[PDB]
16S Ribosomal RNA, nucleotides 1034 to 1569 from Sus scrofa domestica: 503 nucleotides with solved positions.
Context: one part of a larger RNA, bound to proteins that are not shown
RNA sequence: AUAAAAAAAUAAGACGAGAAGACCCUAUGGAGCUUUAAUUAACUAUUCCAAAAGUUAA
RNA sequence: ACUUAACAUGGACUAGCAAUUUCGGUUGGGGUGACCUCGGAGUACAAAAAACCCUCCGAGUGAUUUUAAUCUAGACAAACCAGUCAAAAUAACC
RNA sequence: CAUCACUUAUUGAUCCAAAAUUUUGAUCAACGGAACAAGUUACCCUAGGGAUAACAGCGCAAUCCUGUUCUAGAGUUCCUAUCGACAAUAGGGUUUACGACCUCGAUGUUGGAUCAGGACACCCAAAUGGUGCAGCCGCUAUUAAAGGUUCGUUUGUUCAACGAUUAAAGUCCUACGUGAUCUGAGUUCAGACCGGAGCAAUCCAGGUCGGUUUCUAUCUAUUAUAAAUUUCUCCCAGUACGAAAGGACAAGAGAAAUGGGACCAACCUCACAAACGCGUCUCAGAGAUAAUUAAUGAUUUAAUCUUAACCUAAUUAACUCAUAAUAAAUCCAGCCCUAGAACAGGGCACA
Numbered sequence: 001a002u003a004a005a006a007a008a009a010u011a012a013g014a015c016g017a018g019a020a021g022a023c024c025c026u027a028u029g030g031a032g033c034u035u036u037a038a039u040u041a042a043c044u045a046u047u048c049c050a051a052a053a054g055u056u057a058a
Numbered sequence: 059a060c061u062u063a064a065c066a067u068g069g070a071c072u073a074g075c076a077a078u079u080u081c082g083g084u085u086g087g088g089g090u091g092a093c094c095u096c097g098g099a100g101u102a103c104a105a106a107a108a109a110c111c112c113u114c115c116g117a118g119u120g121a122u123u124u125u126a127a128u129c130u131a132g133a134c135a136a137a138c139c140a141g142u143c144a145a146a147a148u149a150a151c152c
Numbered sequence: 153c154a155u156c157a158c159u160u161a162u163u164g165a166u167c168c169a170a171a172a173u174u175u176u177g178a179u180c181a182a183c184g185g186a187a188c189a190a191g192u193u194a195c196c197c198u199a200g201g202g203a204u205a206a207c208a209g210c211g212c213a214a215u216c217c218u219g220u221u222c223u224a225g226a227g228u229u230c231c232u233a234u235c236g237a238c239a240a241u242a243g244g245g246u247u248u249a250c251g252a253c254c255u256c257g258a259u260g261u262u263g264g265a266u267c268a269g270g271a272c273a274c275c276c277a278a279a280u281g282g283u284g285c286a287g288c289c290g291c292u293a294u295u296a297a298a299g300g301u302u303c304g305u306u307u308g309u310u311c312a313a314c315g316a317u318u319a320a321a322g323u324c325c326u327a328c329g330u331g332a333u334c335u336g337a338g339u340u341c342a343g344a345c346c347g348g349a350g351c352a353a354u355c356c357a358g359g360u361c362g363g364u365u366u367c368u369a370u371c372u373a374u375u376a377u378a379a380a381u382u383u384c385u386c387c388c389a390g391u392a393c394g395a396a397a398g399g400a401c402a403a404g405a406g407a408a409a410u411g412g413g414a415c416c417a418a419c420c421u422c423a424c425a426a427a428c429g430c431g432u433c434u435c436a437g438a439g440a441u442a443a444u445u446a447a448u449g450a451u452u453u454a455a456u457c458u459u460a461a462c463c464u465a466a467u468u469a470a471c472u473c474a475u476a477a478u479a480a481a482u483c484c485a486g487c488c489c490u491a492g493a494a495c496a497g498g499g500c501a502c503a
Base pairs, nucleotide, nucleotide: 008375009374010373012372013371014370016367017366024201025200026199027198029197030196031193032192033191037079039077040076043074044073045072047070048069049068052062053061054060082094083093084092095117096116097115098114100112118183119157120156122154128147132143133142134141138184169176170175208255209253210251211250214248216244217243218242220240221239225235226234262337263335264334265333267329268326269325270324271323272322278295279294280293281292282291283290302316303315304314305313306312343361344360348355349354377476378475380410381409382408383407384406385405386404393398411435412434414432415431419429421427438472439471447464449462486500487499488498489497
């Protein structure tokens, strides 16, 4: 400040509604990308010894 | 006792390619910077202990001489684990 | 064991290796120690948190702004017309920060447009004091927020410079008001270059271009009575005053402006007799008090004093009205209206 209830309108508030913030940070989370991060099977080219062929001596 | 590789296939081996993961903490947000263990002197007034990205200095040892041999009590500190003192007995010195 | 580096520090728990059968090795220094390892993601995703940042609020008031205290020293003379060395007492919550208190199962962060309201530390209009105030204009300070406080150019400005006026072109708050009203210019994320940094993945609180902005109102709230406000020009006048330059208060008159409440007779937009401004008309006493400030007789205190008392002279807006708009219910079927969403209002010579 205020008897009790609508309709047509205005969008200030109900930290309105709508998305378990996309910024920040946390998790001994995930993923992509890159390397002189460390550690090394598969593929493309080599060095050796073997498989396969020859050579001398006694 | 030594030399040759046409095709295919091996054992280690050398390069270029590829295959798996890791990617700290503290922090007046994070990152950067700084710091991470230990000792001493204040903060921490007459037994302990007590923090901050408070405040001063020191260490991962340096050197000289004699040399710390075996083990029995009993205590301090202490969450775990690590650290201190040590009567006394014996062996050998003194 | 002992002396020095003040007296104490001066190191390392497992498993695994080795000089050989008893000990020696890790800067495991991220030092109670995963035998062995660096970056980027603005293409990102998930689990989370206002227990933890940025934007705003809140707390605080260093910083920021401002009113004061003290009176050294300037102002020829003279502390305080106008200044205030150095300090002291405060207010304010617009700056920059601190704290991390609500919010990360979201409070959408600049500017502009729109719509305002309030504060007074008043820019202007009003009332005054002092002035180194002749006058006119200024300076400084007091009272006062009713109204008003412009239109443009450059750039995103918050700004700033400039143009033309104006009585002035005030400041701040409102989540640095306002995106369930709009704007996307700034910025908050997918691209294209320059420059810098990086071997690279890519970054930078740097500069150039481009980049879809979702919602039908449930509740609360809201859908007007009025009395005004500001300016210019003219008249007294070019007098008093002054060497000259210069040069009003009051009173009166005529024009506008903003704005309140309106109207359509002309003009204007008008293809019926309607709605509008660009058109026309109107705008008013009065009473009382502001804070200043100017007084009359006059005490306490033989003087003096605007005040203590008391009869009393005069001073902005607000704050109020002598008053102007308002209200005769109790039938209204049905037909109409310049009235109108429904309703309400008006008008129609009922059976």
Among the 35 different proteins in the entry, which are not shown, are MRPL38, MRPL24 and MRPL52. The structure was determined by electron microscopy at 4.9 angstrom resolution and released in 2013. The entry also models zinc ions. It holds a match to the Rfam family "Bacterial large subunit ribosomal RNA". Clan: LSU clan. Gene Ontology terms of the family: ribosome and structural constituent of ribosome. The family has 102 seed sequences and 51,934 matches in Rfam 15.1.